[PDB]
Context: one part of a larger RNA, bound to proteins that are not shown
RNA sequence: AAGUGUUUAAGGGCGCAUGGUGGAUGCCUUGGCACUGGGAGCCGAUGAAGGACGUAGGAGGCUGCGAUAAGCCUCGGGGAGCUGUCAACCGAGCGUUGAUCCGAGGAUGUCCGAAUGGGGAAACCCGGCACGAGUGAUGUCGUGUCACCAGGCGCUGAAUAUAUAGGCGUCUGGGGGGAACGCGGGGAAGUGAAACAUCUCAGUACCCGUAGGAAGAGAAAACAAAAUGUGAUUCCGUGAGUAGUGGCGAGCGAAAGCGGAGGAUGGCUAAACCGUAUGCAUGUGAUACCGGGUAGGGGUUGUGUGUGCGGGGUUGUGGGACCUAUCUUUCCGGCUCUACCUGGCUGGAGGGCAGUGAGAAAAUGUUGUGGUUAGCGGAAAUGGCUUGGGAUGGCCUGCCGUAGACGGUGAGAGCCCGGUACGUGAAAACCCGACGUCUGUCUUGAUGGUGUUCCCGAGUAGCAGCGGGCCCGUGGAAUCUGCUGUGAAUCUGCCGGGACCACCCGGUAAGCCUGAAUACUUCCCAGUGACCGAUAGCGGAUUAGUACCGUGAGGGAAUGGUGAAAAGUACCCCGGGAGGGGAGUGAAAGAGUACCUGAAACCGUGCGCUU
Numbered sequence: 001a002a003g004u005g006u007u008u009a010a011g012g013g014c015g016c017a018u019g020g021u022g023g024a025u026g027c028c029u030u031g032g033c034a035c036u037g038g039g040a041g042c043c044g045a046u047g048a049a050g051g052a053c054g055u056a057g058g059a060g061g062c063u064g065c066g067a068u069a070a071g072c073c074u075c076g077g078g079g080a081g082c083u084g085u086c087a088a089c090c091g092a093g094c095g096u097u098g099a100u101c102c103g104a105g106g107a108u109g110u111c112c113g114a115a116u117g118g119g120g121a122a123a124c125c126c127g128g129c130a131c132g133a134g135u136g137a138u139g140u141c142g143u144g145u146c147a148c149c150a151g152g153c154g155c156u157g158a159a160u161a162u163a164u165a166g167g168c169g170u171c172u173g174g175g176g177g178g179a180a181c182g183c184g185g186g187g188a189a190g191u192g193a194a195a196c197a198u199c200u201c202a203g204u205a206c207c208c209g210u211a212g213g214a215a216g217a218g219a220a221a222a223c224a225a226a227a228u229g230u231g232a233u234u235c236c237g238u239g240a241g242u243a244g245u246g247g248c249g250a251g252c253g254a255a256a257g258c259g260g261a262g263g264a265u266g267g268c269u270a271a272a273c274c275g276u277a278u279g280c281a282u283g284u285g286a287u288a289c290c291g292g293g294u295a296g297g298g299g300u301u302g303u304g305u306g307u308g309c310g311g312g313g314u315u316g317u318g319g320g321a322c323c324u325a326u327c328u329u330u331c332c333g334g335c336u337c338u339a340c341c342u343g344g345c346u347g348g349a350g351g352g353c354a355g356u357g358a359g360a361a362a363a364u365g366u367u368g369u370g371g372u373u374a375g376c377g378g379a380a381a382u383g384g385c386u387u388g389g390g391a392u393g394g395c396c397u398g399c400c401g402u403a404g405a406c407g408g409u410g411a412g413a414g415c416c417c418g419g420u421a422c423g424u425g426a427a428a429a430c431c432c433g434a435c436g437u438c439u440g441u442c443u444u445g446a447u448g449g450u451g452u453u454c455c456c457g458a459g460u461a462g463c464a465g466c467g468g469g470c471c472c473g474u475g476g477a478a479u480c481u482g483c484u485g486u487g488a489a490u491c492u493g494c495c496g497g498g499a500c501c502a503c504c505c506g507g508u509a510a511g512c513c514u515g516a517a518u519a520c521u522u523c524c525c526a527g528u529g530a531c532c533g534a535u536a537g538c539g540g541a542u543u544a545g546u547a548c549c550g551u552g553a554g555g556g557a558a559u560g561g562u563g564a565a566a567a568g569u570a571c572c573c574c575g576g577g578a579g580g581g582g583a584g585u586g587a588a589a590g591a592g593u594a595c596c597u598g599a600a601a602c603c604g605u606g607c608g609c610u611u
Base pairs, nucleotide, nucleotide: 011611012610013609014608015607016606017605018604019603020602026596027561028560031532032531033529034528035527036526037525038524039523040521041520042177043176050112051111052110053066054065055064057090058089060086061085062084072106073105074104075103077102081094082093083092117126118125119124127146128145129144130143131142132141133140148174149173150172151171152170153169154168155167156166181212182210183209184208185207186206192199196247222230223229234261235260236259237258238257244252245251266513267512268511269457274310275309276308279305280304281303282302292341293340294339295338296337316491318456319455320454321453324449326448328445330349331348332347333346334345335344336343351443352442353440354439355438363437367433368432370431371430372429373428375424376423377422381397383396384395385394386393398415399414400404406418407417408416462486463485464484465483466482467481468480472498493508494507495506496505497504548555549554568595571582572581573580574579
Other pairs, nucleotide, nucleotide, family: 009011cHS017604tWW020021cWH022601tWS023598tWH023599tHS024598tHS026597cWW029534tWH045116cWH049113tHS052123tHS056070tWS056084cWH063070cWH071107cWW076102cWW077101cWW079098tWH080095tWS080098tHS158164tWH180213cWW181519cSS187203tWS187205tHS188204tWH191201cWS192200cWW198473cWS203204cHS214518tWH217233cSS219514tWH220231tHS224227tWS225497cWS226504cWS233517tWW239256tHS243253tHS244471tSS246249tHS246250tHS250473cWW261517cSS264515tWH269270cWH273312cWS278306cWW283299tHS286298tWS297337cWS301302cHS310311cWH315318cWS318491cHS322452cWW323451cWW325448cWW327446cWW327447cWW350443tWW354357cSS360440cWS362438cWS366435cWW374425tHS378403tWS378421tHS379400cSS379403tWS380415tHS387391tWH388411tWS389410tSS390410tSS402421cSS405419tWS405420cHS409413tWH426427cHS459487tHS460488tWH460510cSS461487tHS469480cWS470478tWW472475cWS514515cHS532536cSS546557tWH547556tHS550552tHS562566tWH563564tHS563567tHS567585cSS567586tWS569592tWH570583tHS575578tHS585589tWH585592tWW586591tHS593595cHS
């Protein structure tokens, strides 16, 4: 002179070790849902369902309660400790002379709330009357009572006369609430037909009027077809996705018969005729009202009409009312105008008949270890050895079992505790069932026949027009039913067998009750889960329909785990505290009320490598 050559980290990246908030998984729970068997299946002017206010020695919530305010009486049981709870703490006290608790009954029960002395913006203002308390008297205070409507009963009777409306007095009933279940009406739009008017969605949601614990329906004017068939109603399974219906599209959808649950194939009521309180009437007011005869008279009116009251009847091979023969299972009286014999009406006494009943209704006198509302009794290891903080863990020995279901106890318990199998057991009350005075029809009445004169449910059945729902979406349109017109008959009458005629067959509507088979749970009791375990589970495991939002209808939240007990860290130190370090508690303090187990995003300090 030329040439080669590692090295710095203001920051960054990547791994490892240790940290820091966040709460998933692991296992749980005082929690919900869905079901099974029973009970109960209404509450209310005697003030309900729900609320405001107030009520404990100490500031509020929940719970209980109502100026007597976390209670009070009467009747039972039980025995030693008690003054509910959120959530400690203090001061006060009771109890063997039976506390506390639970079972049944009983009183008080401020105010609002159908609200009903009057008023009104919920819990707030103002009175009348009667009886009591207090002041020299008003002012004041306690207990009762002071709506409306409808239905009975009594009085009264306007314009206006008969009478009504209306007005007074007094009794009986009703005004609201409730999760689901029924009955009768009204009653919608999204959507399919790849659109859409008909349809369907659907007689769904919702509303209206309605009662019950169940309801409604119910005793053939029913089916079927030559079978000598069934025999009230209701509810299920079939009968079949068939016979049908439909812009024959999308879709919609029977009946008969058959097999099952139950027994009550039950009962009442108007008409045909006599009586009776009546009225409206009229009367030849006298030879008619009473079955024959003797007879008295002119009213059981001589004769009609509508109504209330007791017999006789209730049905399908028709039946029922009148005369005419036969058979006739208590006594007496008054009546069929009347006294006497014959045939009928009605009362007083045996003997049966039933009774809380749909067939009639009211009350009053003596049983079930029937169950229920509480409770009580109830068998067997301190076993030994081991790990242990703790035995309820492992090994070996015992016992009970009409009790090895289920929970608690310091870690998986038949013999530790609560109780389970089993036994018992109630003052009062409940309801059921059985045993006892009393109520009422009939026996003045029942049985089998005959020809004649009357009855069997009125603006109904049917017919014509306009609409519903039955498979039938006006089509030939049967049946039932809503409205408007017309409008029928009483047993050789009438209606039914999908127009209709003829012949056959069934039945008797135009009035009313009737339990058992079925539907459901706001509440209570007892049980179950190859159902969930804190972003799941009801919205609600905690301040819950709260806070919060919206002036309204309304919408609608998140918030569990210390440990065996709190023994919740005395004491000392740094410090204002907050907070922290020693020393102790305890197994752990990697359990310190922010407390089990503690991941990822995320933020770190130290270490190694690299730019």